[PDB]
RNA sequence: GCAGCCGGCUUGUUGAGUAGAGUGUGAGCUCCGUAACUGGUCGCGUC
RNA sequence: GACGCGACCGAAUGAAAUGGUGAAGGACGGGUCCAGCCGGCUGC
Ligand code: 38E
Numbered sequence: 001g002c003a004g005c006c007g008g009c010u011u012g013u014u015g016a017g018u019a020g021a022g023u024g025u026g027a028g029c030u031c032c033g034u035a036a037c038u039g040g041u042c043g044c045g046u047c
Numbered sequence: 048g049a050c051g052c053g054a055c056c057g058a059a060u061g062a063a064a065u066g067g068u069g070a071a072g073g074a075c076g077g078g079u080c081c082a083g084c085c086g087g088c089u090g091c
Base pairs, nucleotide, nucleotide: 001091002090003089004088005087006086007085008084009083011082012081015080016079026075029069031067032066034064037061038059039056040055041054042053043052044051045050046049047048
Other pairs, nucleotide, nucleotide, family: 013016cWH017022cWH017072cWH017073cWH018025tWS018075tWH020024cWH020072cWH021022cSS022024cWH022077cWH024076cWH025026cHS027071tWW028070cWW030068cWW033065cWS036064tWS037057tWH057059cSS057061cWH072076cWH073077cWH
C1' cells in the first nucleotide's frame, strides 16, 4: 500500500424522495377540523 | 359567590391542548445513507 472490520471529522448537495425509502416526513407556509384537557354560554343541585 | 353536575360552542381568541388537507428538497433544519479525508485491529 490493498482488503475485511471498528472509531472519528470546524469535510462535500456541482451526493440522495417533497412518491418519503424515517420508528420526525420535525419547523415554516396553506387550508379544513377538534375526543380528552383548558376555556366560554345556559341550566339544575348543596352550602 | 364557592363547590358539584348537566347541556351546548372549534364562527373556541389555548406558547408549553389538538388533529388532518395541499405545495415546495437541501436557498429551513435534524437523522440516516453515500463520498472524502484522519485514525485503530486483524489480514496479507
Ligand atoms: F438531496 C438531499 C440533500 O441535499 C437529500 C437529503 C439531504 C440533503 F441535505 C436526504 C435524503 C434522504 O434521507 N433520503 C432517503 C433521500 N435524500 C432520498

Solved structure of RNA (Spinach RNA aptamer, bimolecular construct), 91 nucleotides shown. The PDB entry is titled "Crystal structure of the Spinach RNA aptamer in complex with DFHBI, barium ions". Released in 2014, the model rests on X-ray diffraction data to a resolution of 2.8 angstroms.